[PDB]
Context: bound to proteins that are not shown
RNA sequence: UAAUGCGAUAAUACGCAUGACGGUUC
RNA sequence: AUUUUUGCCGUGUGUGGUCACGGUAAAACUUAAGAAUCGUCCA
Numbered sequence: 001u002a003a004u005g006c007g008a009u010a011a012u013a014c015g016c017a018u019g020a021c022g023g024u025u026c
Numbered sequence: 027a028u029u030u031u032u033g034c035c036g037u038g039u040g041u042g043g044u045c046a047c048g049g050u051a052a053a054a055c056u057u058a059a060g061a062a063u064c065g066u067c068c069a
Base pairs, nucleotide, nucleotide: 005016006015007014019068020066021065022064024062025061026060027056032054033050034049035048036047037046038045
Other pairs, nucleotide, nucleotide, family: 001004tSS009011tHS010012tWS012014tWS020069cHS023063cWW031055cWS034053cWS039043cWW
C1' cells in the first nucleotide's frame, strides 16, 4: 500500500482492474 | 467469545484423591467474523 499487486517478449508507456458469489490457506 | 469449555499436564499436601492453585503462545476439542491468493459475462 491504486505512486499497490500480478503478467505468457515481462522490460513496464501497454494488458488485467477496489464490488458480488463459490472453494482453499490462516 | 462469561479464560469458547471440557479433558489433560505441573507443583504442594495426601491411606494411594469428597484437596488447593496455576499452565496448555507444548499435545486432543466449538461456533463465527475477517484477511491473503485462486476461479468466474454475475446469479
This is an experimental structure of RNA (mt-5S) from Polytomella magna, with 69 nucleotides shown. Ions in the entry include magnesium, potassium and zinc. Primary citation: Tobiasson et al., Nat Commun (2022), "Structure of a mitochondrial ribosome with fragmented rRNA in complex with membrane-targeting elements". The entry is indexed under mitoribosome, ribosome, mitochondria, polytomella, fragmentation, rrna, evolution, translation. It was solved by cryo-electron microscopy to 3.1 angstrom. The PDB entry is titled "Structure of the mitochondrial ribosome from Polytomella magna with tRNA bound to the P site". Among the 106 different proteins in the entry, which are not shown, are mL87, uS6m and uL6m.